An RNA structure (23S RRNA, nucleotides 1262 to 2017) from Thermus thermophilus, in which 731 nucleotides are resolved. It holds a match to the Rfam family "Bacterial large subunit ribosomal RNA". Ions in the entry include magnesium and zinc. Method: X-ray diffraction, resolution 3 angstrom. The entry became public in 2014. The depositors describe the entry as "Crystal structure of a translation termination complex formed with release factor RF2". The organism belongs to Thermus, within Bacteria.
Context: one part of a larger RNA, bound to proteins that are not shown
RNA sequence: AUGAGUAACGAUAAAGAGGGUGAGAAUCCCUCUCGCCGUAAGCCCAAGGGUUCCUACGCAAUGGUCGUCAGCGUAGGGUUAGGCGGGACCUAAGGUGAAGCCGAAAGGCGUAGCCGAAGGGCAGCCGGUUAAUAUUCCGGCCCUUCCCGCAGGUGCGAUGGGGGGACGCUCUAGGCUAGGGGGACCGGAGCCAUGGACGAGCCCGGCCAGAAGCGCAGGGUGGGAGGUAGGCAAAUCCGCCUCCCAAAAGCUCUGCGUGGUGGGGAAGCCCGUACGGGUGACAACCCCCCGAAGCCAGGGAGCCAAGAAAAGCCUCUAAGCACAACCUGCGGGAACCCGUACCGCAAACCGACACAGGUGGGCGGGUGCAAGAGCACUCAGGCGCGCGGGAGAACCCUCGCCAAGGAACUCUGCAAGUUGGCCCCGUAACUUCGGGAGAAGGGGUGCUCCCUGGGGUGAUGAGCUCCGGGGAGCCGCAGUGAACAGGCUCUGGCGACUGUUUACCAAAAACACAGCUCUCUGCGAACUCGUAAGAGGAGGUAUAGGGAGCGACGCUUGCCCGGUGCCGGAAGGUCAAGGGGAGGGGUGCAAGCCCCGAACCGAAGCCCCGGUGAACGGCGGCCGUAACUAUAACGGUCCUAAGGUAGCGAAAUUCCUUGUCGGGUAAGUUCCGACCUGCACGAAAAGCGUAACGACCGGAGCGCUGUCUCGGCGAGGGACCCGGUGAAAUU
Numbered sequence: 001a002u003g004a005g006u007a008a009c010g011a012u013a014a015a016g017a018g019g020g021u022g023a024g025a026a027u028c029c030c031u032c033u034c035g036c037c038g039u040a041a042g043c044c045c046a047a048g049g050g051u052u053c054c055u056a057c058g059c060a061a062u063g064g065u066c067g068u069c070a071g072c073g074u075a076g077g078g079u080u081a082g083g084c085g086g087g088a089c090c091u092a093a094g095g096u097g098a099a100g101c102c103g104a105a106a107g108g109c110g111u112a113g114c115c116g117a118a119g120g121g122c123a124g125c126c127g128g129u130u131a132a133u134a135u136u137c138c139g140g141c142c143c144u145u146c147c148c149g150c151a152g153g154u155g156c157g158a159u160g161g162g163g164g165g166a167c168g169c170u171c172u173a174g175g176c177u178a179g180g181g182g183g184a185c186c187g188g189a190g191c192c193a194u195g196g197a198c199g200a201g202c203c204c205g206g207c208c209a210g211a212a213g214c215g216c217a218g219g220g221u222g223g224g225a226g227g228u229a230g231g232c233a234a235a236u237c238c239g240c241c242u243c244c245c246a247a248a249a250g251c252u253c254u255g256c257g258u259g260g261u262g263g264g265g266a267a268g269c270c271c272g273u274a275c276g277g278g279u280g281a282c283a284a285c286c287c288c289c290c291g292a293a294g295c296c297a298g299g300g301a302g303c304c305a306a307g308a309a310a311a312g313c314c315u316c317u318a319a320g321c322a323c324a325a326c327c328u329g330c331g332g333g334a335a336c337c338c339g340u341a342c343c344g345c346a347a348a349c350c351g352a353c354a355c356a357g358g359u360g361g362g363c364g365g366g367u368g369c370a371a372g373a374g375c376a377c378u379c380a381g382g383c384g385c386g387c388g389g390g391a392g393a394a395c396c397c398u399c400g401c402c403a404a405g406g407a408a409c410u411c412u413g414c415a416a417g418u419u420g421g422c423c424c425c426g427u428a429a430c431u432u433c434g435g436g437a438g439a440a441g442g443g444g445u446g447c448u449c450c451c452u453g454g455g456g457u458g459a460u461g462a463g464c465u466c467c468g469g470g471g472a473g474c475c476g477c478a479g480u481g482a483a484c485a486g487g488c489u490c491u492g493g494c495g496a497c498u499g500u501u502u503a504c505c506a507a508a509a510a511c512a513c514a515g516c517u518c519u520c521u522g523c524g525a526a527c528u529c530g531u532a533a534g535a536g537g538a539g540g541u542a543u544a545g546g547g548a549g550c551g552a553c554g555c556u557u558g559c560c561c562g563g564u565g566c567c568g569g570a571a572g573g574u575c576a577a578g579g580g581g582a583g584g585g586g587u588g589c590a591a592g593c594c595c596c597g598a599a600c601c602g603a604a605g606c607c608c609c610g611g612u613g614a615a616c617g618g619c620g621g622c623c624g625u626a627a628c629u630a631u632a633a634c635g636g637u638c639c640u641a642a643g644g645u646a647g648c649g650a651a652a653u654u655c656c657u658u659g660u661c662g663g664g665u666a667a668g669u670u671c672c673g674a675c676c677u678g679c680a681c682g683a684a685a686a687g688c689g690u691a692a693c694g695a696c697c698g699g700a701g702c703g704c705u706g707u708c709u710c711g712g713c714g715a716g717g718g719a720c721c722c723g724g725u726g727a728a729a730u731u
Base pairs, nucleotide, nucleotide: 001731008725009724015033016032017031018030019029020028034384035383036382037381042363043362044361045360048343049342052341053077054076055075056074057073058072062070063069082143083142084339085338086337087336089120090119094115095114096113100109101108102107124141125140126139127138128137144335145334146333147332148331149330150329151328152327153326154325155321156320160316161315162314163313168303169302170301171300172299174296175295176294179290180289181288182287183286185206186205187204188203190202191201207263208262209261213258214257215256216255217254218253219252220251221250222245223244224243225242226241227240228239230238231237264285268279269278270277271276304307349358350357365378366377367376368375369374387723388722389721390720395718396717397716398715399714400713401712402711404709405708408707413704421445422444423443424442425441430435432552446474447473448472449471450470451469452468453467454466455465456464457463475479487702488701489700490699491698492697493696494694495693499511500510515550516549517548518547519546520545521544527536528535529534553689554688555687556686558619559618560617563616564615565612566611567610568609569608572607573606574605578601579600583596584595585594586593587592620638621637622636623635624634647681648678659675660674661673662672663671
Other pairs, nucleotide, nucleotide, family: 002730cWW003729tHS004728tHH005006cHS005726tWS006727tWH007726tHS008064tWS010353tWW012716cWS013383tWS014034tWS014384cSS021025tWH022024tHS025068tWS026387tWS027065tWW027066tWS027386tSS036041tWS038380tHS040042cHS040364tWS040380tWH046344tHS047344tHS047346tWW051079tWW054131cSS055076cWW059070tWH061072cWS063354cWS066386tWS071347tWS077132tWS078079cWH082123tWS090310cSS091117tWH091309cSS093116tHS097112tHS098111tWH099110tHS102532cSS103106tHS103531cWS108533tSS117119tHS119308tWS119309tWS120310tWS129134tWH157319tHS158317tWH161235tHS164312tHS165311tHS166310tHH167309tWH173297tWW177292tWH178291tHS187266tWS187283cSS188266tWS188267tWS192199cWW194195cHS204266cSS205284tSS210260tHS212259tHS235236tSS246248tWS265283tHS266281tHS272274tHS272275tWS293373tWH304306tHS321324cSS342348tWS343348cHS346359tWH375483cSS394719tHS403706cWH403710tWW406705tHS406707tHS407413tHS407415cWW407705tWH409707cSS419486tHS420485cSS426440tHS427439tHS428437tHS429436tHS431434tWS432690cHS435691tSS458462tHS459460cSS459461tHS496691tWS496692tWS497513tHS501508tWH502506tHS502507tWH509652tWS514551tHS516614tWS521525cSS522541tSS523541tWS523542tHH525538tHH526537tHS526545tSS530532tHS530533tHS550684cSS552690tHS556683tWS557684cWH560641cSS561615tWH571608tWS575604tWS580599tHS581597cSS581598tHS582597tHS588590tHS588591tHS618642tWS625632tWS626631tWH632633cHS632634tHS639643tWW640642tHS644645cHS644682tWS645683tWH646682tHS649676tWS650657cWH650659tHS653681cWS654656cHS664668tWS664670cWW665667tHS668670tWS683686cSS690691cHS706710cWS
């Protein structure tokens, strides 16, 4: 550069208009109308992110268009803490690591200790204020630690001792708050439209916080004396024994309520771009009901799988001190470090992107439908998804409907349709007695009027609220009238079952499982990781632990030990280093130094003897024979370690094969029953069977339908046309 002005412009929640600004406006600002979300598409916190927050100025680029706008450029401002979070506290897994141990170096292990938190521990609530912070500034009310002094009290005193902290799951009582609904009551600007209504008319709001005291609920805890050999004797504490005493109270802590008092306080109207601010009333501020999964909290009952440490805190007493020290109260004084903007289911975090994906805790209103966080609509709040304007072709996507037929489609009812909630009736085989069951099949379902039952609140009633029973009637095609919402049955295979898996083409008949069997292992266990120290095993001990196979449950699991493995086997055979030295060799004058070396003595292993199958494995051939025929219970013979039993069988195993016969059908290479020449089932790589269970695979029937004869019409999003931006592979 070509594809090419092509595809695309990132969820089909959706738009219109008026006004303003401005060089320029579909796209910025305001207003009105419309639509979307509302267990969220709203709000709050944690991680991550690091100025994106706010304000001024600004549009080259970033923004899938435009851009006056902005999460973008330049600049200024903005984050306030004894009580929130973290740290000057504790300990968990883990890490680190004095001592100690190990390792060729590097290093590895390790008691105490130290580190380590979204666990334990700890003092703040309500409201105001800024463009932008706020339990952080301010206001009100409330609290903690520390130092000093005083007054009162006492053996004070610790990293040591004891208590406590301290704990599972499911279910769950009583009371309370959060939160909500109602009022004829109180407050309140206003309003009567379009036929009616001045009324129990309509619309709006009727709270928040709080120390002492009291009140209600509720948590925790026995009091006393004596003895005491344990708590690595210190102890009056704790533990253990004994007598007494009440058994509740009392002591104490917490939630709630009230409480001095402070604070808030709507609709609507006025201004106000902005963001808001007056009016608001001297605002009312009360009654009834529903009511937690939250609070009292360490509450209660049941259950087996038996449910952190450590500090804070109380107590004990050592050393030491007792002019100390501690404790109580009061006054004065002291109280660091770090975080604190903004985003935060997302356009600011992970996904190369303003990406339809991904991301933990909390709140999450109202009405209705049996219930709910479900479904529809909707408050508060938030949004219409950063290209638009037409057009109404084929074709595609998503979606609705259809005559007759009803699976004829097709590998297959694949997809879709049918059915759908609740109440009542009713409900088979088979069964492990639980199931199978929502089997199946059917009836009811709205509104009105009337009579009537039981419960909660309260007072026994009224009102309010919860569940209900009966009678009579009304309307429509239709009453779970919209949304959520099982199609059913029969019969095979595999696998017992809930589970598990090939992140991204396989969810299954594959793995796993409870359960059975074999086998190893006597504890410094066997086995695993490590060169080692060491660790796991297990702070377990054969009813335990490792390995293996089979895999609920029922019935059962035959024969073979030649080969292989393993177990046993003190003989024998064979056998290495080493021992042994008959015998020989080199050299030297030689004493010697040096070399080779037979018999015989020599482990384990192998050989050899035996055992052993829920150890590896294996589990015959030929020929004949009977009241026709056919077939062969019977026989002969050859081989083997032994020759496949029970059960099952054209099978998830069958070549011939669509085997033959029967069922189903109009017609059946499939399915199901049956026989058995089993190419090539067969007994824990278990055999046969089995209630239940299965998004597993096969066959059939009913129901129902655009799956089909076979198509038609219709709706939205594209595709087409115009304006804006504008790719790719290929060549």